[PDB]
Context: bound to proteins that are not shown
């Protein structure tokens, strides 16, 4: 510098 | 959809295990959009060389 | 280990 995935400002879900 | 926290108040007769006033934004811009995609940024976690031939070998 |  590239190439995939993911992102819960209180914690855990659901959704 | 939800619970399990958070902050102010209340002199509680032992369920205060309460009532009440606040803050409730799924990374952060865009579009659009009928949800929900489609896109640019930022971050975590993984991963990043490309010698083809036929026989004679 | 070389030939196009």
């Nucleotide at each position: 510098g590239g190439u995939a995935a993911a992102a819960u400002g209180g914690c855990u879900g659901a959704g | 959809a939800a619970g399990c926290a958070u902050u102010g108040g209340a002199c509680u007769g032992u369920a205060a295990a309460u009532c009440u006033a606040a803050a409730g934004a799924c990374a952060g811009g865009g579009g659009u959009u009928a949800g929900g995609c489609c896109u640019c940024u930022u971050u975590u976690u993984a991963c990043c060389a490309g010698c083809u031939c036929c026989g004679a070998g | 280990c070389u030939c196009g």
Primary citation: Bhatta et al., Nat.Struct.Mol.Biol. (2025), "Molecular basis of human nuclear and mitochondrial tRNA 3' processing". Solved structure of RNA (Human mitochondrial tRNA-Tyr precursor with 3' trailer) with a sequence from Homo sapiens, 76 nucleotides shown. The sample was in a buffer at pH 7.5. Ions in the entry include zinc. Keywords: tRNA processing, RNase Z, endonuclease, mitochondrial, RNA BINDING PROTEIN. It was solved by electron microscopy to 2.93 A. An Rfam search finds the family "tRNA" in it. Rfam classes the family as a transfer RNA. Rfam 15.1 lists 5,335,975 matches to the family in 14,413 species. A reference for the family is Lowe and Eddy (1997), "tRNAscan-SE: a program for improved detection of transfer RNA genes in genomic sequence", Nucleic Acids Res.